[PDB]
Context: bound to proteins that are not shown
């Protein structure tokens, strides 16, 4: 920075 | 969600 | 750029 999960 |  | 957490 991305990626994912959750409200 | 339930 | 609603937010936290977790991976790298």
């Nucleotide at each position: 920075u991305c990626u994912g999960u959750g409200a | 969600a339930a | 750029u609603u937010c936290a957490c977790a991976g790298u």